[PDB]
RNA sequence: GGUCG
RNA sequence: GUAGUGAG
RNA sequence: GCCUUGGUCAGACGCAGCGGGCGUGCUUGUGGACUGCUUGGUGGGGCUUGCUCUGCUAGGCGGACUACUUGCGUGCCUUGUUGUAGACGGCCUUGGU
RNA sequence: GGUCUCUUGUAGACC
RNA sequence: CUUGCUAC
RNA sequence: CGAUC
Numbered sequence: 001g002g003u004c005g
Numbered sequence: 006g007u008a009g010u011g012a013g
Numbered sequence: 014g015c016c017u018u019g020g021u022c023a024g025a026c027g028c029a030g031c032g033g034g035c036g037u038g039c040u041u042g043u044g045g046a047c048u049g050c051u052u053g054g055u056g057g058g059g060c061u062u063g064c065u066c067u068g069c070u071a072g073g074c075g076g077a078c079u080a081c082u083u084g085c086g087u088g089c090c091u092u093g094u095u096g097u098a099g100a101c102g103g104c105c106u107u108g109g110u
Numbered sequence: 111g112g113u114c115u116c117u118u119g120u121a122g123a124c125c
Numbered sequence: 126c127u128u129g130c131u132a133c
Numbered sequence: 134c135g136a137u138c
Stems, first nucleotide, its partner, number of pairs: 001138013014110003019105002022102001027097005033090007042081004047076013111125004
C1' cells in the first nucleotide's frame, strides 16, 4: 500500500 | 451481503 | 456442483493354448588336436651269436582342447490366432443441500 | 452461508 | 450461481 | 477495525 471483509 | 420468481 | 432418483449415448484394461523369433545350459556320430600304453618293419655301434643302445617310419585303444551335425530343456519378446475375464465414464431431468 | 441444540457437530427450523 | 427484473 | 501478503 492492494485485495477481502 | 440478503430476499423473491422461471431457466440453466 | 454435490448427493439422489429417472431417462439417454453407449466403455478402461488384464490373462492363457499354438505356429515364430532371440539369448542361455547338455549329449550323440565324424574330423583335426596334445599326451600315455602295446605291437611290427628299416638304417648305424659292440658281441660280430645268445643280446643291446640309438634315430626314422607304420597300425590299434583311452583321455585335455577346437570345428561341423540333429534333438532336448529353461528365460525374453512382437505380430497373427483362438479362448476369455470386465472396472468406467459422460450428457439431459427433479427434489434436497 | 449465516443462524441454533451441542464442548464442537450431523439431523431440523427461520432468514 | 448465472440470465430476465425489482427490493432490502 | 482486523485479516491476508
An RNA structure (rRNA expansion segment ES27L in an 'out' conformation) from Saccharomyces cerevisiae, in which 138 nucleotides are resolved. Armache et al. published it in Proc.Natl.Acad.Sci.USA in 2010: "Cryo-EM structure and rRNA model of a translating eukaryotic 80S ribosome at 5.5-A resolution". The organism belongs to Saccharomyces, within Eukaryota. Keywords: eukaryotic ribosome, homology modelling, de novo modeling, ribosomal RNA, rRNA, RNA expansion segments, RIBOSOME. Released in 2010, the model rests on cryo-electron microscopy data to a resolution of 8.6 A.